[PDB]
Context: one part of a larger RNA, bound to proteins that are not shown
């Protein structure tokens, strides 16, 4: 940069895209401060 | 990362080496000049006096050697203890304090030159 | 010729020590 | 020079009685 | 070979220079260490 | 020969 | 460095409530130990001295992790 | 794992 | 905080210089 | 200052309602004390319980306003301060002047009311009984038994879970057949129901089981046409009846096809193979027969609801909707004016007043529990008075 849900593995205690579960259904409105 | 760990240089704390032989230095004893006199001290020389308490032993045990008998004829002794050593009896000497001459030394005070030291000479 | 005064000074053995001076390995 | 180890119990000196202690000798080890 | 100066130190000061980012991840819990007697066994 | 648990004993 | 302050939520090494096994456990009170985390763990002082801890309440006033 | 006193 | 300078160092001394602090 | 994650809130498609299942998620209670058992059991004595029935408080939780306190912009009614409307009524301002009560409506373990019952199990305490000729809760069997586990009560409802009704205007809603150059994670005989044991079962009661390599059905221009000959299959349609776990099949009658056996007439030329275009459901376009004539938003209004949306309402003749006023219920706390010598107090008349008048008079007292307000989120309404109505716009099978 382009995304954006969790968990568990990913030897360099490093993941967000891999692996294998858990799952996953359009388009929206308002409150937070937990993550980026 | 810090810090730790290992090494170099200075540098401090500390250990060790830093030859023998004479000797200057600088030190200790002893002996030399060197006299006289006088007061005291000590040590040698006789001749006599007095002496021994560390503890236990009744008790102030120099010390060394015969030593069971010895008596101013009644006390002693052995013996039994206490002690490294044992006591009655006569034989030696060995220190230590004091006194006197019929003597030597050596040290310390003082006193004066003859030893030596300063200073100048025609 | 005057002054100290038997003390100094000095000298002889024997000895410590000797980072100093001479020699030798 | 002096200290150490071993050895004859080899010699002196001191010292106490009924033993020691320092020196000298032999040959290793430090100045 | 000797008064010149030398050697030495897991030690201090200062300056410097070498390896090094640093440490633990089936870690951790309730019973001490250190000698000795016993002691299947292992060996022999 | 030499490693050698649990116990026990000694020291705290 | 160190103390205090929290809220969700998980562990259990259970202080307390259920239930059980033992102890001269006579009643009462307990003391040890066993399933069990379902349910709860306070209000002050901190104003005189230290190894910082008194004072009550209260069934009880455990202990940690998310660092 | 943040605020807040002490130090 | 930390790097240099300077005057000392049996020992500190500078209102002498520079600097990281997303 | 944007995504996500929580936490509420809408919501396209399925015609629009109404009643309802529960997949899956969450979950709820807690501790104490007092009464009786009891001055019982137990104890030398001091002392001293528990099952099982009662009744309350702790702490959570969940609600709700009768009554109790709080809270007033009800600016509701009073009082007062300061300036103002020339004085009085009557009122402005002072970002709600200050004070007192104060409904509604919110709220408080400051206030009140409610929190439910089965199964399975852990420590463990047992019953039958091998192992192991005693034994043994355990191996095989099995009984109890914790606030524990898992439902239930209780909270949401899958916005791509489901069921039952109601009423469905067009389009075409139901029926017959005509067909699509219409979609299919995949027709081509897409055949078959007993239950239950496996250290036993079936059965026709004879006898059978390893073995569904069975049983059914199975020939005919993709299957003609005429016949011989057959009561055999198979199919519609009806009448009686069975089938609800996520709904069918039987008995009968009509009709209609139909090799058990055999025969005639047709196949050619798709040219030596080319998917042998052939079912099932579904959706969809025509006929020609029966049936129906509806909703839902938008608008305006409700506050039992609300950031907006949603939501619980009303609107077509009515026990309707709004507007007013009447009465009740409450709040406030004696309205303006009038008028009594009841009144302290200020002032003239004449002359002395032992009871001398006129006038003004704060304040009292009657008229006056009057007067103001009163649903904005109180109550009724007999014809209390007035006025409104079967719209208009959009979208739906």
């Nucleotide at each position: 940069a382009c995304a954006g849900c969790c968990a568990a593995g990913g030897g360099a205690a490093c993941g967000g895209g891999c692996u294998u579960g858990g799952c996953a259904a359009a388009a929206u409105c308002a409150g937070c401060g937990g993550g980026g | 990362a810090a810090g730790a760990c290992c090494c170099u240089g200075u540098u401090g704390a500390g250990c060790u080496u830093g030859a023998c032989u004479c000797u200057a230095g600088u030190u200790u004893g002893a002996c030399a000049u060197u006299g006289u006199g006088a007061a005291a001290a000590g040590a040698c020389a006789u001749a006599g006096g007095a002496g021994g308490u560390g503890u236990a032993g009744a008790a102030u045990a120099g010390g060394u050697g015969g030593g069971a008998g010895c008596u101013u004829c009644g006390g002693c002794g052995c013996c039994a203890g206490u002690g490294a050593a044992a006591u009655a009896c006569c034989a030696c000497u060995a220190c230590u304090c004091c006194u006197a001459u019929u003597g030597u030394u050596u040290u310390u005070u003082u006193a004066c030159u003859u030893a030596u030291u300063c200073a100048a000479u025609g | 010729u005057g002054a100290a005064g038997a003390c100094a000074u000095u000298g002889u053995c024997a000895g410590g020590u000797g980072g100093g001076g001479a020699g030798u390995u | 020079c002096c200290u150490u180890u071993a050895g004859u119990c080899c010699c002196u000196c001191g010292a106490a009685a009924u033993u020691u202690g320092a020196g000298g000798c032999u040959a290793g080890a430090g100045g | 070979a000797g008064a010149a100066a030398a050697g030495u130190u897991a030690c201090c000061a200062c300056a410097g220079g070498g390896a090094u980012a640093a440490c633990u991840g089936g870690c951790u819990u309730g019973u001490g260490g250190c000698g000795g007697c016993c002691a299947a066994g292992c060996g022999u | 020969a030499g490693c050698g648990a649990c116990g026990u004993c000694g020291c705290u | 460095u160190c103390g205090g302050c929290u809220c969700u939520u998980c562990c259990u090494a259970u202080c307390a409530u259920a239930c059980c096994g033992a102890a001269g456990c006579a009643g009462a009170a307990u003391u040890c130990g066993g399933u069990a985390a379902g349910c709860g763990u306070u209000g002050g002082a901190u104003u005189g001295u230290u190894c910082a801890c008194c004072c009550a309440c209260u069934a009880a006033u455990a202990g940690g992790g998310a660092a | 794992a943040g605020c807040u006193g002490g130090g | 905080g930390a790097c240099c300078g300077u005057c000392g160092u049996g020992a500190g001394a500078c209102a002498g210089g520079u600097u990281a602090g997303u | 200052c944007c995504c996500u994650a929580c936490u509420g809130a809408u919501g396209a498609a399925c015609u629009c309602g109404u009643c309802g299942c529960a997949a899956u998620g969450g979950u709820a209670a807690u501790u104490c004390a007092g009464c009786u058992u009891a001055g019982u059991a137990c104890g030398a004595g001091a002392g001293g319980a528990a099952c099982c029935g009662c009744u309350g408080a702790u702490u959570c939780a969940g609600a709700u306003a009768a009554u109790u306190g709080g809270u007033u912009u009800u600016u509701g009614c009073g009082g007062u301060u300061g300036u103002c409307c020339g004085a009085c009524c009557g009122g402005g301002c002072a970002g709600u002047g200050c004070c007192g009560c104060g409904a509604a409506g919110c709220u408080a373990c400051c206030a009140u009311c409610u929190g439910c019952u089965g199964g399975a199990u852990a420590a463990u305490g047992g019953c039958u009984g091998a192992a192991c000729g005693c034994c043994u809760c355990u191996a095989a069997g099995u009984c109890a038994g914790a606030a524990u586990c898992c439902a239930u009560g209780c909270c949401a409802g899958a916005a791509c879970g489901c069921g039952a009704c109601g009423a469905u205007a067009c389009u075409a809603c139901c029926c017959g057949c005509a067909c699509g150059u219409u979609g299919u994670a995949g027709a081509c005989g897409u055949a078959u129901a007993a239950g239950a044991a496996u250290a036993g079962g079936c059965u026709c009661c004879g006898g059978c089981c390893u073995c569904g390599u069975a049983u059914c059905c199975u020939a005919g221009c993709a299957g003609g046409c005429g016949a011989u000959u057959c009561c055999u299959c198979c199919g519609c349609c009806g009448g009686c009846c069975u089938c609800g776990a996520a709904g069918u099949g039987g008995c009968c009658g009509u009709c209609g096809g139909u090799a058990a056996u055999u025969c005639g007439c047709g196949u050619a030329u798709u040219g030596c193979a080319a998917u042998u275009u052939a079912g099932a459901c579904a959706c969809g376009c025509g006929c020609g027969g029966g049936a129906u004539c509806a909703a839902a938003u938008c608008c305006u209004u409700u506050g039992c609801a609300g950031a907006c949306g949603a939501c619980u309402u009303a609107g077509a003749u009515g026990u309707g909707c709004g507007a007013a006023a009447g009465g009740g219920u409450c709040c406030u706390g004696u309205a303006a004016g009038c008028a009594g010598u009841a009144g302290a107090g200020u002032a003239g008349c004449c002359u002395u007043g032992u009871u001398g008048u006129u006038a003004c008079g704060a304040u009292c007292u009657g008229c006056u529990g009057a007067g103001g307000g009163u649903a904005a989120g109180c109550c009724c309404u007999c014809c209390u008075u007035c006025g409104c109505c079967u719209a208009g716009a959009u979208u739906u099978c």

Solved structure of RNA from Chaetomium thermophilum, 763 nucleotides shown. The reconstruction used 170,689 particles. Lau et al. published it in Embo Rep. in 2023: "Mechanism of 5S RNP recruitment and helicase-surveilled rRNA maturation during pre-60S biogenesis". It holds a match to the Rfam family "Eukaryotic large subunit ribosomal RNA". The literature on the family includes a 2001 paper in Science by Yusupov et al., "Crystal structure of the ribosome at 5.5 A resolution". The family is grouped with related families in Rfam's "LSU clan". Its family is annotated with structural constituent of ribosome and ribosome in the Gene Ontology. Released in 2023, the model rests on cryo-electron microscopy data to a resolution of 2.7 A. Lineage of the source: Eukaryota > Opisthokonta > Ascomycota > Sordariomycetidae > Thermochaetoides thermophila. Entry title: Cryo-EM structure of a Chaetomium thermophilum pre-60S ribosomal subunit - State Puf6.